Context: bound to proteins that are not shown
C1' cells in the first nucleotide's frame, strides 16, 4: 500500500401502470455501432 463492462441488432407468444415469464443454434454478431471518416 487510491476510478471500465454485456458493447450492437433481433424474431417469436403467455402476462402486463403489476416491476416480466417461457423459447428462438450460447437468438445471431462483436476488429465494427465505430472519425485516421
Nucleotide at each position: 500500500a487510491a476510478a471500465u463492462g454485456a458493447g450492437g441488432c433481433g424474431c417469436u407468444g403467455c402476462a402486463u401502470g403489476u416491476g416480466g415469464c417461457a423459447g428462438u443454434c450460447u437468438g445471431c454478431c462483436u476488429u465494427u455501432c465505430u472519425u485516421u471518416u
The RNA (Linear 7SK RNA) with a sequence from Homo sapiens has 37 modelled nucleotides.
Protein in the same entry: 7SK snRNA methylphosphate capping enzyme and La-related protein 7.
Released in 2022, the model rests on cryo-EM data to a resolution of 4.1 A.
The depositors describe the entry as "Cryo-EM structure of 7SK core RNP with linear RNA".
The sample was in a buffer at pH 7.5.
Keywords: non-coding RNA, La-related protein, methylphosphate capping enzyme, transcription regulation, RNA BINDING PROTEIN, RNA BINDING PROTEIN-RNA complex.
Yang et al. published it in Mol.Cell in 2022: "Structural basis of RNA conformational switching in the transcriptional regulator 7SK RNP".